[PDB]
Context: one part of a larger RNA, bound to proteins that are not shown
RNA sequence: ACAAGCAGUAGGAGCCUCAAUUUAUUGGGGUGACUGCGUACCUUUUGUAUAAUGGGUCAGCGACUUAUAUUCUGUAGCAAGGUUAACCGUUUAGGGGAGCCGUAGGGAAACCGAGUCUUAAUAGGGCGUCUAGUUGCAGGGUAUAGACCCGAAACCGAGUGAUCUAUCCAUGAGCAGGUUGAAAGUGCCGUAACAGGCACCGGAGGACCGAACCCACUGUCGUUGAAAAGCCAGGGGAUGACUUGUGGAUAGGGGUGAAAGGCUAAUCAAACUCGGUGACAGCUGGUUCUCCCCGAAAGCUAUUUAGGUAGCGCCUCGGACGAAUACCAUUGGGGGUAGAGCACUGUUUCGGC
RNA sequence: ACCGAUGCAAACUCCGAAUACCGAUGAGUAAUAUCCGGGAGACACACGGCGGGUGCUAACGUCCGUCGUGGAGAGGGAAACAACCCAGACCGCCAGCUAAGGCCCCAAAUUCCUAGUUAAGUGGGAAACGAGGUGGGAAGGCAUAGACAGCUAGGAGGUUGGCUUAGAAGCAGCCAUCCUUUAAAGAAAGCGUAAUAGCUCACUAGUCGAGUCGGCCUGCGCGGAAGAUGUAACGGGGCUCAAACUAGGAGCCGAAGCUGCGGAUUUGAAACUUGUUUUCAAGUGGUAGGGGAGCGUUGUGUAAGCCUGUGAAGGUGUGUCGUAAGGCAUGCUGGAGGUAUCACAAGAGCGAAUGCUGAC
Numbered sequence: 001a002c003a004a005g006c007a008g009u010a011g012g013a014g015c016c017u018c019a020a021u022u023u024a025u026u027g028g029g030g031u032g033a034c035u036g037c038g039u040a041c042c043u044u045u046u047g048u049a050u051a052a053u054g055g056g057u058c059a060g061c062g063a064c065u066u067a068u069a070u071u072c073u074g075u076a077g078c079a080a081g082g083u084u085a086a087c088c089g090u091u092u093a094g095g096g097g098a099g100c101c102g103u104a105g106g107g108a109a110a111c112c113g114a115g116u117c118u119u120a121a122u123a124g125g126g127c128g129u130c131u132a133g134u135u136g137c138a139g140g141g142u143a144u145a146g147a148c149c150c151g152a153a154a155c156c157g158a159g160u161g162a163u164c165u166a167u168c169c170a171u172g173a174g175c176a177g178g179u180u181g182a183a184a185g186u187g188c189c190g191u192a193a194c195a196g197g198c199a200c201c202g203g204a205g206g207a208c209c210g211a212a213c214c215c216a217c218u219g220u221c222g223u224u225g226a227a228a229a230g231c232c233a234g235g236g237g238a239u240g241a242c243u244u245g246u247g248g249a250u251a252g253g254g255g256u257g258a259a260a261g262g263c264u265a266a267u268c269a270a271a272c273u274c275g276g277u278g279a280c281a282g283c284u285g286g287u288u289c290u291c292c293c294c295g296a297a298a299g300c301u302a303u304u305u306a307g308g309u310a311g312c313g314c315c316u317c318g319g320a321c322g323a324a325u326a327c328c329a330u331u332g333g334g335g336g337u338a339g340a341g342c343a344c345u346g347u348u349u350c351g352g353c
Numbered sequence: 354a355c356c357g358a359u360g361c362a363a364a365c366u367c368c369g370a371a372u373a374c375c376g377a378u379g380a381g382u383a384a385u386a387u388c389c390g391g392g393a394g395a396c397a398c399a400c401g402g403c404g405g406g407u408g409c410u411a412a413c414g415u416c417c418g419u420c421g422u423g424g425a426g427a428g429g430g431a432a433a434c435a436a437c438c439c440a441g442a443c444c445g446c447c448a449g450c451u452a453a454g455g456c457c458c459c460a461a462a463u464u465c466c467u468a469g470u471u472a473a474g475u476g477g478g479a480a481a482c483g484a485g486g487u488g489g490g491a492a493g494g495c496a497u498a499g500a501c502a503g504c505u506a507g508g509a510g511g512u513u514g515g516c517u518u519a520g521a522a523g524c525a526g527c528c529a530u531c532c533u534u535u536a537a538a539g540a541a542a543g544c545g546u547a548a549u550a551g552c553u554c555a556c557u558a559g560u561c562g563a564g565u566c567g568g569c570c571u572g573c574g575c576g577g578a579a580g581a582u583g584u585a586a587c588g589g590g591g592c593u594c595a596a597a598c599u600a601g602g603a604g605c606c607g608a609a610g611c612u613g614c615g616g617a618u619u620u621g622a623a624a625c626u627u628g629u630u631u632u633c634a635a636g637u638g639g640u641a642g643g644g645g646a647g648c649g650u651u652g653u654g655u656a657a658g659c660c661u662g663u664g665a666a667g668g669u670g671u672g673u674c675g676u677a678a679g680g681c682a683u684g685c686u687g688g689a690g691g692u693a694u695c696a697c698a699a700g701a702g703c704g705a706a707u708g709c710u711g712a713c
Base pairs, nucleotide, nucleotide: 008037009036010035011034014031015030016029017028018027019026020025041054043052056713057712058711059710060709061708066145067144068143069142070141071140072139073138074137075136076135077134078133081101082100083099087095088094105112106111115127116126117125118124148286149285151283155276156275157274158273159272160271166250167249168248169247170246171245172244173243174242175240177209178208179207180205185200186199187198188197189196213237214236215235217234218233219232221230252268254264255263256262289647290646291645292644293643294642299312300311301310302309303308314394315392316391317390318389319388320387324385325383326382327381328379329378330377331376332375333374339368340366341365345362346361347360349358350357351356352355398423399422400421401420402419403418404417405416406415407414428439429438430437443616444615445614446613448612449611450610454606455605456604457590458589459588463603465602466601467600468599469598470597476592482576483575486573487572488571489570490569493566494565495564503560504559505558506557507556509533510532511531514528515527516526539554542553543552544551617637618636619635620634621633622632624630648702650699651698652697653696654695658692659691660690667686668685669684670683671682672681673680674679
C1' cells in the first nucleotide's frame, strides 16, 4: 500500500510520551490522516520553473591586499602659522628648520603687485581682491606597482631530447618451397664473308607463385577495448629502390622528408623542460557576517566606436541657499500640427468652350 | 489653356484648433528648486496605449516621439499568464470596510429583484456574401366598389414588328413599344424548339371570404466554418422565464489598498535635554549603487588580572534573550586550557568560481 508534481508552509484529527493537576485538563516533546496555498538556488538577462549556466555530498582552504604619492571628509594638536626628513641619540624622549604646505595675484615672460594682463587707451574686457591653515590618526576615491581572485591561444631566453620516428654512416644477420627461362656459349647447317636457321646449353630479372619476415587494401567485431589503433577472415610485397640487429650522425624557425605539413620519445603550421612569468585578457566565471535610510540607467554627444570608455543626463552623501520649485485659477505670447481646403505647387473626373 | 461643377497630396496651404511650450499675477498645499564638492552605477532595455516612419495599418518585427508598467515591485483579478486591470508589502492579529473582479457547485459572496431579447450551448473563435429565424421601429401600397394565395375560364388579332441571321416566328442580338376586340392580354417575365410548335407567366372575369403585400432601419440569432497525441475555441462541472445577453436597482464577497489594535524604525518639530524623557507629523517595496549603525572570529595591551581538574578549549543537546548578525545559561562528552571590559591590528565570515585537497 485509491493516491499525482520544488516535498514546504498555514491550519488540523488521531495516536504515542513526559510534568503538573485530584485525575484525560492543561502544558512541553514526537508523529502528521485530511484541507488551502505553493514550479529549487546561483548566474546571466528585456525576460528564466525553465528544456540556459554551475554545483554528487560533506569537511577544510579559496577572491578588493600592501607600499608610496595625491585629493576630499572626519577627528585631534597647534594656529597666521603648522610641521620636520635623513640623521644624532644611553633610541617611541630629546635634538636636527634642510625642506614642505599656508599666508597673493596677474602675465608667455621680463615685470609689476591688491592688483595685473591685453591695448595707442587711465576705455572696455579677462583673471584676481572682498581669509585658516597645517601636521598626525582614521575613512572614501584616484595614481604607480601583479593591484579583487582564477583562466588562454601566444612571444622571448637558456638548456634537454634522434632508446619512437625521418634520412644517413659503419659493421653484422635474414629471406621455407616451387616455377619461368634473357644474354652469352657450344655444335651442326648456312653465307664470298657477314647475316641467318636449328639443337643443346646457360641461369638474367626492382621476373613469377608462395611461408617466415615486412606491410596494411576490405569487412565484421571491439569503441568505459584483451589493445590510448588491436583481433579475426580475407589482402599486398616477399633477391630487392628489400627486411632486420648493434653502434654512430643530423636539434627547434632547426633537423629530416620517394612531399602527407609527414616525422622529430602516445606532444608538431614550429618539440620538450625551466626561466622572463603572477605575460596580457575592453572577455567569461566567482566574489564569503547583519540590520537601518535613500535609490537609478539601459539616453545624448564622441570615440579603429558599436557588448569598452569618457563628458553631460539620471542615483547617493555633505555643504550653501530658502521658495527663486511644483500643482491650480486668471492672464501676455509665437506657432502651422489634428481637422479642413484648393488660394499656390501638383494631381484628378464631368460639362461648356 | 479658360468658365462651371467635383475629388485628392509627407516634401501643397487661402486657413486652422485642442494640447504642449515660454512668461505674468495670485491663493492654498507640498520632505521644492538652484549651486559647490565626496562616491557611484548606467550608456543590451522590454511590453501595453497614443502619434508616426518602415513592413503587408504582418510579426512577442524594426526605428523614433510620448505615457504607464516591468526592469528594480510582492499583494488581488485576468484558468495558468514580467510589461494588462486594481493596488505600492516596516512587523504582528483567528478584527472591520472597500478596489479591480465577482456571488449555481469546484470556490468566498444573490439559484437576488424589475422589464425585455436569444433557442444558436449563440453566449464560449473567423469575413465577403446568402436566407422566408425572431423581436422592435418609422413610413407606405392594396382591400367587403370583395385585398394576398389557391382553384375555374380566358390570356387574343395586325404579326412570323423591322433588322440581323442557316434559322431568329414574344423569348441569340440590335432599333421602336404602335394599333385593334376588349372585362384582359407585354411587339412578352420564364421554360421550350435548329427555327416553328408546345407549357406557363403578366393581365382580366368568376369562386371563396378579411385583412394583406413589399421595401427601409434597428437588436439578437442561422449558414459560410476542414488538421494533425485526447474531449481540447466557457478552466471544469454544468447552465436555456439562465448560471446567456440588453437596461436598470438593491445586498454581499473580495487585496499585503484603507481602518482598528499592538510593536519597531527614518526624518523633522515644542521643551529637565546628547535615547532624559512624553509626544506629534510625515514616512519605512527595491536591483546597480551611494550613506549609516553593528555582530562574530584570530591576535596584542588591559592581564603576574579574572576563570579553570569542584573540569578550559572543542564536540553534542536543551532552555532562554536580542531587529539581526548573535549573546547568555546549563545537561552530557572532553581532559588543559580560556578570556571579561575598553582600545588596537587583521591570513576576519563561503554554497556556487566545469574552484583546490581529503573523505564518502